[PDB]
An RNA structure (16S rRNA, nucleotides 937 to 1550) from Enterococcus faecalis OG1RF, in which 614 nucleotides are resolved. The structure was determined by cryo-EM at 2.9 angstrom resolution and released in 2020. Among the 44 different proteins in the entry, which are not shown, are 50S ribosomal protein L30, 30S ribosomal protein S15 and 30S ribosomal protein S7. Entry title: MultiBody Refinement of 70S Ribosome from Enterococcus faecalis. It holds a match to the Rfam family "Bacterial small subunit ribosomal RNA". The literature on the family includes a 2002 paper in BMC Bioinformatics by Cannone et al., "The comparative RNA web (CRW) site: an online database of comparative sequence and structure information for ribosomal, intron, and other RNAs". The family is grouped with related families in Rfam's "SSU clan". Rfam 15.1 lists 42,628 matches to the family in 10,626 species.
Context: one part of a larger RNA, bound to proteins that are not shown
RNA sequence: UGACGGGGGCCCGCACAAGCGGUGGAGCAUGUGGUUUAAUUCGAAGCAACGCGAAGAACCUUACCAGGUCUUGACAUCCUUUGACCACUCUAGAGAUAGAGCUUUCCCUUCGGGGACAAAGUGACAGGUGGUGCAUGGUUGUCGUCAGCUCGUGUCGUGAGAUGUUGGGUUAAGUCCCGCAACGAGCGCAACCCUUAUUGUUAGUUGCCAUCAUUUAGUUGGGCACUCUAGCGAGACUGCCGGUGACAAACCGGAGGAAGGUGGGGAUGACGUCAAAUCAUCAUGCCCCUUAUGACCUGGGCUACACACGUGCUACAAUGGGAAGUACAACGAGUCGCUAGACCGCGAGGUCAUGCAAAUCUCUUAAAGCUUCUCUCAGUUCGGAUUGCAGGCUGCAACUCGCCUGCAUGAAGCCGGAAUCGCUAGUAAUCGCGGAUCAGCACGCCGCGGUGAAUACGUUCCCGGGCCUUGUACACACCGCCCGUCACACCACGAGAGUUUGUAACACCCGAAGUCGGUGAGGUAACCUUUUUGGAGCCAGCCGCCUAAGGUGGGAUAGAUGAUUGGGGUGAAGUCGUAACAAGGUAGCCGUAUCGGAAGGUGCGGCUGGAUCA
Numbered sequence: 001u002g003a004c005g006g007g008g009g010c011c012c013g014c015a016c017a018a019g020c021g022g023u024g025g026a027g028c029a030u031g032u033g034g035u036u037u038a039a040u041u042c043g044a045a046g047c048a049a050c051g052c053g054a055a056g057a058a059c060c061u062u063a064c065c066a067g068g069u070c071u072u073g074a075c076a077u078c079c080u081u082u083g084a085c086c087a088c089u090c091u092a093g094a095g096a097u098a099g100a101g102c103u104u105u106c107c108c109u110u111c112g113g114g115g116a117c118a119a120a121g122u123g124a125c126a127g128g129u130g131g132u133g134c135a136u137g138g139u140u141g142u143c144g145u146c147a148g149c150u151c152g153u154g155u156c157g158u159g160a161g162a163u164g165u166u167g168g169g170u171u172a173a174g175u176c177c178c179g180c181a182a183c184g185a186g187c188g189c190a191a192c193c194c195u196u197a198u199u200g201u202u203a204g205u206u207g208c209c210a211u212c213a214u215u216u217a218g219u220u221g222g223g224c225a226c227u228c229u230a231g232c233g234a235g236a237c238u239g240c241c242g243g244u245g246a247c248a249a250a251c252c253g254g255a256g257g258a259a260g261g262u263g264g265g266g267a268u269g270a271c272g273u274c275a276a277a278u279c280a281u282c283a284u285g286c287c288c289c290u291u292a293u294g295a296c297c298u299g300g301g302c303u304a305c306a307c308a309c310g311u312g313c314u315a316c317a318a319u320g321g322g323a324a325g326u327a328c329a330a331c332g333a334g335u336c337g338c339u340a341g342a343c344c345g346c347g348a349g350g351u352c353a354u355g356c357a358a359a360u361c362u363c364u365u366a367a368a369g370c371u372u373c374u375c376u377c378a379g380u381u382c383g384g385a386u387u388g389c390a391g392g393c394u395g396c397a398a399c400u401c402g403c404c405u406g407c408a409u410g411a412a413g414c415c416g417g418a419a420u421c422g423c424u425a426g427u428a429a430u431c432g433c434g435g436a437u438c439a440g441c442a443c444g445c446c447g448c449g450g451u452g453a454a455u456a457c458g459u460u461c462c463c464g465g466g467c468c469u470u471g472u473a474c475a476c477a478c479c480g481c482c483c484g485u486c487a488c489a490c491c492a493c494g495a496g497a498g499u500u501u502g503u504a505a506c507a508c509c510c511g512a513a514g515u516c517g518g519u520g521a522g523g524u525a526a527c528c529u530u531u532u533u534g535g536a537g538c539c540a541g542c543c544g545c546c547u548a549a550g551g552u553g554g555g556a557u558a559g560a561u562g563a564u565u566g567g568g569g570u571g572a573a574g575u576c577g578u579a580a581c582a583a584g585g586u587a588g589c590c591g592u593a594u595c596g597g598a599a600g601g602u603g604c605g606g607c608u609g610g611a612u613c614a
Stems, first nucleotide, its partner, number of pairs: 001475002003472003007469007015459002019423005026314008034305002042053002064300007073125001077124002079121003088101003092097001108115002127289002130287003136283002138278003141274001143272001148187006154163003167178003193266004198234007207224003212221001237260001240254005316416001320375007332363003337356002341352004382413001387408007429451007478584001480581001483577002486574001488571004493566003498561006506553004514546001516544004522539003527535002587608009
Other pairs, nucleotide, nucleotide, family: 002477tSS004582tWS005585tSS007583cHS014018cWW015462cWS016461cWS017424tWH017457tHS018455cSS019454cSS024418tHS025315cWW025413cSS026412cSS034306tWS037039tHS038065cSS040301tWS044049cSS055445tHS057061cWS058395tWS058401tWS062302cWW071292tWH072124tWH073074cHS073075tHS076125tWS081082cWS083116cHS083117tWS085104tWS091098cWW093096tHS094298cSS095297cSS106107cHS106116tWW109110cHS109112tHS126290tHS132279tHS133137cWH135279tWH138281tHS142273cWW144269tSS144271cWH145147cHS146270tWH147188tWS148174cHS148270tWS151165cHH152164tHS154181tSS157160tHS164182cHS170175cWW171173tHS173189cSS177248cSS204205cHS204207tWS204224tWS205207tHS205359cWH207227cWS208226cWS209218tHS213220cWW214220cWW215216tWS215219cWW228359cWS235258tWS235259tWS236257tWS238240cHS239255cWW239261cWH245249tHS256260tWH260261cHS279284tWS292294tHS317320cSS317380tWH318377tHS327368tWH328367tWH329449cSS330448cSS331364cWH334337cSS339354cWW340353tHS347405cSS348391tSS355361cSS356358cHS366432cSS367431cSS368450tWS379380cHS383412tHS384410tSS384411tHS385410tHS386409cWW394398tWH395397tHS398402tHS424455tWW425454tHH426427cHS426452tWS427453tWH428452tHS435436cHS436444cWW437442tWH471582cSS473580tWS481580cWW482579cWS485575cWW492567cWW496563tHS497562tHS504555cWW505554cWW510549tWW511548tHS512547tHS520540tHS530533cWS530534cWW576597tWS578579cHS582585cWH613614cWS
């Protein structure tokens, strides 16, 4: 700077409140789940799937299932023989197909070529609604028609960045004013487009009939006055007048006018969010099938039913049911289509026939409404489900499985709990008409007009959004990040009854050589009277002290190795929970105690390095 919070504040909106009518109860239509089946084809799944794709399932559509069939092929190109292919008729067949019958028959000619086409060959090849919307293009839903998303020159900051774009007021609005280191600009908002409310002018047919005659009549003579149709213009701008307010923007009141404050409604949908939806509208990368997942035909599901959910229609009556009479619209459609009129049928309908390719004819006398006559508060002269019989229409054909008619039958249902939905005016409620799709088939969808309400004191509460702010351990951004057991592998380390290798010292015992000391009865040239002898001196040998190596003992220390045991770290996915980070869903953390598979819980005292908050 973003994104998130089981953080806070401001505002807005049929979001609550005030109201009116519903849904939920009952019968039926329709979609979905579930179950079933030979198949109940595929897609959509809170708001933002569920009358959705499907704006038309009897065959077709048709992807699914069962039987019968084909393999250069239902569909495209090439190359060669070559070249004009057919359609129609008859037997077999459920058809698909096969077998026979008149034959697909040169449209360019210089004599020399080219277009359409069947078969064959012939293989390149075709073919796929087979997979992957989490590989894509394109096309949508929702927040939400909410009001937002960025840049240039300045200034601020060491830097990522900020300012502008914050604040007061006002507004449906990043719509405007005032203030402010900001001043300007772009896409968004509003305007330009459509339709409706009033009118001038141009043009009067197929429209219209006021002043005239006429008939069944606007019909026929007449006219374009009025209505109408449709080209071009006008008109609405807070444009004037009074008050409030910073004299400002804006708000409240008046005049005039058909209309007054974006007159009413439509089209118009920013940057982005949900790996939202769709390979089945169409395309397309990669993967898969190829005598089958391709292709042709008949018959069957797609409509099955112990049930559950959504969206609708008809009612439960007297503000009504039945019988007779009388009225008033708008949008649209029509050629093998819309059907005038007359007749036949109780009816749905049928026959003969008529106008119209359309302001000319037709679909088309709208229904609620109004006026009379009934009926009398009841499961009924309310309601119209279900079943029996007889018909009509489209279609080659309505058993599974269509719509409509008549007579007969006559179910539940006497205003619906919890809960929940739509709507602020020609709206809600109620009543009919048209058409897309379509032989036929609508309670669904898209439009059109008729009659025509109650209420809004207020923003505490419920849901959604936008701006501001705050906390963050997130940034593939809460579908986040993160913690500890239990599990398996590897590595380094600690303890361990013990065992084992060293190391250097002590107390005591023993004691080689050697120097020193004692003895020397044994040996001996030099010296001395004797020098036959004998002395002196010397030496062998023997003792003592010292001590190397050796022995014995009680302690000290260093290193290895040990049954077992212990935590630690790294590890890809494992198993249990979800402690912390936001008020992390009981605030976190610190010391200490105690309990537990574990992360942890609880008591006591402390801290803010805690959101909310007077």